[PDB]
RNA backbone atom coordinates (compact mmCIF):
# COMPACT_ATOMS: atom_id res chain seq x y z
P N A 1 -2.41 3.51 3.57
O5' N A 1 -1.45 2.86 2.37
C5' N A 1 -0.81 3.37 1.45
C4' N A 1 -0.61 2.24 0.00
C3' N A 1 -2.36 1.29 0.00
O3' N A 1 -3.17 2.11 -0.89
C1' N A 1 0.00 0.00 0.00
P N A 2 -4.58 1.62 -0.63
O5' N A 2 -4.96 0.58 -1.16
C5' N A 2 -4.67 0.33 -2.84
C4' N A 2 -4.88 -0.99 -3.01
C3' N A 2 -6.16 -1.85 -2.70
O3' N A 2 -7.06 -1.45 -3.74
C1' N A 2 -4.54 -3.09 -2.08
P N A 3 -8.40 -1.35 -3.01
O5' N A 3 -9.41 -2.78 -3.19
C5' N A 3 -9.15 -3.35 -4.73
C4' N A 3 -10.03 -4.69 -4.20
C3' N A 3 -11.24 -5.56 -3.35
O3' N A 3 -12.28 -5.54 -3.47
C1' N A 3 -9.14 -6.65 -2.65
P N A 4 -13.72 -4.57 -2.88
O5' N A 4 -13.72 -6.37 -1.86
C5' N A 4 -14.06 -7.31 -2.64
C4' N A 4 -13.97 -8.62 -1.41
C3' N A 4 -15.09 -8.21 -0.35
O3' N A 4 -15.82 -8.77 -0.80
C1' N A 4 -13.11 -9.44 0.49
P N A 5 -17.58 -8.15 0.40
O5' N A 5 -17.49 -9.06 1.27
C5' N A 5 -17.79 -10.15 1.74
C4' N A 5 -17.08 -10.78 3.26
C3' N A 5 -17.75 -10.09 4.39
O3' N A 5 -19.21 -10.37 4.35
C1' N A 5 -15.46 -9.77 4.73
P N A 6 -20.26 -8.87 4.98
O5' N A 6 -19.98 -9.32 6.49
C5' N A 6 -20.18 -10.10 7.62
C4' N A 6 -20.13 -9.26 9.00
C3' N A 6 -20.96 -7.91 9.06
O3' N A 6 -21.64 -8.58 9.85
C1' N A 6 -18.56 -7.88 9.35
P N A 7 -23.22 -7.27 9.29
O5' N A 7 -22.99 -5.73 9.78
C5' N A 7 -22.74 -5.97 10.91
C4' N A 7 -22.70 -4.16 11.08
C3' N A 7 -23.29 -3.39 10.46
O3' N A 7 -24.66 -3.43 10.98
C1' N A 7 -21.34 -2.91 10.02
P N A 8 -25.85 -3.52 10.02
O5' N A 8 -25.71 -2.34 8.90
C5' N A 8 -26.55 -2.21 7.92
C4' N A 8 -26.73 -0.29 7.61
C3' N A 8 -25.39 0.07 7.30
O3' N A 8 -24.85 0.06 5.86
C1' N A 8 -26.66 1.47 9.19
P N A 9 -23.45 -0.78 5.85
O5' N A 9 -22.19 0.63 5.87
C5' N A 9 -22.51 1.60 4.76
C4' N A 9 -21.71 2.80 6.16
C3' N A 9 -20.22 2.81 6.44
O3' N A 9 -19.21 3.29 5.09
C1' N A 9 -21.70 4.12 7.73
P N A 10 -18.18 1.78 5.28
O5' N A 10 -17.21 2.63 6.65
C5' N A 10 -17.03 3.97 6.17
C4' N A 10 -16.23 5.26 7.08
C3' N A 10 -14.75 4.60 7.74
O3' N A 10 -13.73 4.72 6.90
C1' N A 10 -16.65 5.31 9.48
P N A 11 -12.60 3.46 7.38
O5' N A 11 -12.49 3.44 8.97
C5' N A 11 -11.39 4.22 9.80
C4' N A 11 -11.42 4.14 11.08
C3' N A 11 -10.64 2.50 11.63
O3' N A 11 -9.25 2.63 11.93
C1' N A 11 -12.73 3.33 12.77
P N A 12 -8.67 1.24 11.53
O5' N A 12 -9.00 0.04 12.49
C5' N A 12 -8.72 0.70 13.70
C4' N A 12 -9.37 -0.39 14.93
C3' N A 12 -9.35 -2.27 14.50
O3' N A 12 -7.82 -2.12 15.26
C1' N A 12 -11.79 -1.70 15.04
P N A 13 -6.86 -3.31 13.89
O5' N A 13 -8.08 -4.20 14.37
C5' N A 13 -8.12 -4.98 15.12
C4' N A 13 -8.89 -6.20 15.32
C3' N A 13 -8.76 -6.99 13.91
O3' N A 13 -7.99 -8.55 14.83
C1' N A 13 -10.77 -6.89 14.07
P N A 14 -6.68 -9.47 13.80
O5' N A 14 -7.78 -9.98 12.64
C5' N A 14 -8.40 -11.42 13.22
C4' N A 14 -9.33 -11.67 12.06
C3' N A 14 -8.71 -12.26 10.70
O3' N A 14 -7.99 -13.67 10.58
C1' N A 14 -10.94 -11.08 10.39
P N A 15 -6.78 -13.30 10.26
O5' N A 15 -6.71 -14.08 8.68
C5' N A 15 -8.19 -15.02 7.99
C4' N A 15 -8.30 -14.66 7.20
C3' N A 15 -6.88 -14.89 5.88
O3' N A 15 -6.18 -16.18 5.72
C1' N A 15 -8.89 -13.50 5.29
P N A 16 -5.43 -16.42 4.65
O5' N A 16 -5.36 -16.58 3.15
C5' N A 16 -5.04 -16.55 2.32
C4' N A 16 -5.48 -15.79 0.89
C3' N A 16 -4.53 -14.95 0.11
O3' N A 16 -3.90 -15.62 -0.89
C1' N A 16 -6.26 -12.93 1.07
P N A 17 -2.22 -15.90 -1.40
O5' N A 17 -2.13 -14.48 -0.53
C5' N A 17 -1.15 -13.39 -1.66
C4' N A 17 -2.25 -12.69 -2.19
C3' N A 17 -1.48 -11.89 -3.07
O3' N A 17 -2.54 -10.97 -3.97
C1' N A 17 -2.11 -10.26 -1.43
RNA sequence: CUUCGUUCGGGACGAAG
Entry title: Modified ASL proline bound to Thermus thermophilus 70S (cognate).
This is an experimental structure of RNA (P-site ASLPro) with a sequence from Escherichia coli, with 17 nucleotides shown.
Among the 49 different proteins in the entry, which are not shown, are 30S ribosomal protein S9, 30S ribosomal protein S7 and 50S ribosomal protein L23.
The organism belongs to Escherichia, within Bacteria.
It was solved by X-ray diffraction to 3.1 angstrom.
Crystallisation conditions: 0.1 M Tris-HOAc, pH 7.6, 0.15 M L-arginine HCl, 2.9% (v/v) PEG 20K, 12% (v/v) MPD, 0.0005M BME.
The entry also models magnesium and zinc ions.
Keywords: RIBOSOME, PROLINE, RNA, ASL.